[PDB]
RNA sequence: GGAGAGGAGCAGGCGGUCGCGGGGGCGCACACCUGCGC
RNA sequence: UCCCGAGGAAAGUCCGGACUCUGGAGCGGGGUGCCGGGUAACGCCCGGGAGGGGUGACCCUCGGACAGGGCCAUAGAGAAGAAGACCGCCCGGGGGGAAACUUCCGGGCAAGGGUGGAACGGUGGGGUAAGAGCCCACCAGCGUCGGGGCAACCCGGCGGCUUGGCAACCCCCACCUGGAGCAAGGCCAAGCAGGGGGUUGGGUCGCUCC
RNA sequence: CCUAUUCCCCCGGGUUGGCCGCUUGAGGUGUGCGGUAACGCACACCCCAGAUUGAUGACCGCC
RNA sequence: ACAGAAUCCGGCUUAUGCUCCUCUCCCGUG
RNA sequence: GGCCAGGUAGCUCAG
RNA sequence: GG
RNA sequence: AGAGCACUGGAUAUGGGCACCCCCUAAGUCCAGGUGUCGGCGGUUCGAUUCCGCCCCUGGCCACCA
Repeated sequence: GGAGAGGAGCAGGCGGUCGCGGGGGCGCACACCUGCGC
Repeated sequence: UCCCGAGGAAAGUCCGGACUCUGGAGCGGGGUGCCGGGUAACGCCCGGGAGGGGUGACCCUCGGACAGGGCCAUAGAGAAGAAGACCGCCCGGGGGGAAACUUCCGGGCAAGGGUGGAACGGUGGGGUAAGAGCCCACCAGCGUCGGGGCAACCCGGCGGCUUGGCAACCCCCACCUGGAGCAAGGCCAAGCAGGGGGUUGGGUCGCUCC
Repeated sequence: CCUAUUCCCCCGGGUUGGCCGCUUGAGGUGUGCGGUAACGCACACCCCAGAUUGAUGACCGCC
Repeated sequence: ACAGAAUCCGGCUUAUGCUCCUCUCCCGUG
Repeated sequence: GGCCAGGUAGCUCAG
Repeated sequence: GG
Repeated sequence: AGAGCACUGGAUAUGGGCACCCCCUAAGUCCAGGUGUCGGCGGUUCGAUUCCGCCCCUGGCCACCA
C1' cells in the first nucleotide's frame, strides 16, 4: 500500500461592513403601575 | 454599550424518568425474558455463560413444549402416543413354468431408497433368516454422584438404551406496572346569550365491589 | 367514598390578550481514589437559548 | 453534509460529511 | 410539543 | 397463518 | 390474494356508404379474460395481507369564558 472489523472526537474556522433574541449596566420620565432610548 | 444564544442527532415520539392535575381498592390488561452487576429508572450500558457464522480481528441469537389447550397446509406409507408399509428385504407352504420368473395365503423390518423444513435418536462394527441401543464404540439427550463457580453453566465418572416442531399462539414461572400529559396545570384581564336533558349519569381506559 | 345543581352530556354563542410553569439540572469540566468495566465517591471551578407567526443572515478573503 | 431548541433529562433508532486511534488477514520489501 | 387513525388491482372497498 |  | 367502476379483444345494428347484396363503425348488449414489492426493509415460522420491530407517505385532535 490492499481488503476488513471495533471505537473516539469535530461539525469548516479567523480577521473585516450591517441585522436580530434574552439578561446586565446606564441615560431619563417617575405624584403610582411602570414606560421607552443605547 | 458588556455577557450569553440550537444539535449530535435538537429528529422519529420507540422506551424510561422527573414534574403537574384525576376520590379508594382488587381483578383484568400491558411490559421485560440466559445469569451477575451498573443506574433515579429502563426494553439501555458493562462483564460473563451457551449456540452459530467468519481463515481471522469480530458480529448475531436468547426462560419453560413429561402444567395444559390449540395449530402443523402441500408432499408423503406415516406429523403426536409409538404413527406407518409406497418401491422393497427375508422365512414357511399351494399353484403355474424347462428355467429365469410369476402368482396366492400366512408371518417377520423401520435397517436402504423415495417424501419432506422436520419421519419417534446419529454414524461404523458385531449380531441377525432378514432386523432393531439388541450389544459395543465415539456423539447428542436425559437421569444421577462428585468437584469448581453468588450464579447462567462448565469438567470428570456411572447408567437404561431415549419418548416431534411452533410459546414474535393462548399460556406457565420470575420480576415490574394506575391514567393522562406543559395545548399538563395555575392566575389576571376582557367579553356575549343562553337553551334542552340525567332507570340516574359522571367522578382521567375496561370489569367488579366501594 | 361521593354529588343533585352550581355536576355531567348535547346544541348555540364569548375570547381566539398578558403573567406564571420557563430554565440550576440524576448539570458540565478538571484532577485524585476505588472497581476487569459500565460507574460511584471526594474536592475545585463554571452558569451554557428560553422564543410564543416563533431569535444565527448577506458580501469578502486562505480551504 | 444531515439538518434548527419549544417542560427538562437518561438511552434507543433513523439521516449524514470528515479526521484520528487500535487490531485482523494479504501481497510486496528491509 | 404531544396524542391518535389510515395506506390492497388504475380508482372505491373485502379479508 | 396456508 | 378477492368485489364494483374499469380496459383489451370476438359476436351484432333497429347507426351509416346507397335501397337490398356487399361493406364500415361498436354507444350499447353478450361472453372470454387481462392484473398486484399488501406503503417499504429486516426478523420469527417450513410459509406471514394477518405476527414482531423500525422507516416513508397521507389526514385529523389539543388552549382558556360561560